[PDB]
RNA sequence: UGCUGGCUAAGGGCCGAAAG
RNA sequence: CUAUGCCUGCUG
Ligand code: C5P
Numbered sequence: 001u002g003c004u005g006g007c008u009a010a011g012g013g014c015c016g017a018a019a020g
Numbered sequence: 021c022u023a024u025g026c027c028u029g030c031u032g
Stems, first nucleotide, its partner, number of pairs: 002030002005027003010024001011022002015020001
C1' cells in the first nucleotide's frame, strides 16, 4: 500500500423524559 | 449499531 479477521466507539445514528 | 482510531495476518 491493498485485502481478510478481530477490539474500541469520541463523533455520528437509533430507542428514551432522563439515567442509560 | 457504525471507523475518520487500533490489533493481527497475509499482500507488493
Ligand atoms: O448492552 P450493549 O450490547 O452495549 O447495548 C445493547 C445493544 O444496543 C448493542 O448491542 C447495540 O446493538 C445497540 N446500541 C446502540 N447504540 C448504543 C448502544 C448500544 O445501537 N449507543
Method: X-ray diffraction, resolution 2.71 angstroms. The entry became public in 2020. Solved structure of RNA, 32 nucleotides shown. Crystallisation conditions: 3.5 M Sodium formate pH 7.0. The model includes bound CYTIDINE-5'-MONOPHOSPHATE (C5P). It comes from the structure "RNA hairpin structure containing one TNA nucleotide as primer". Primary citation: Zhang et al., Nucleic Acids Res. (2021), "Structural interpretation of the effects of threo-nucleotides on nonenzymatic template-directed polymerization".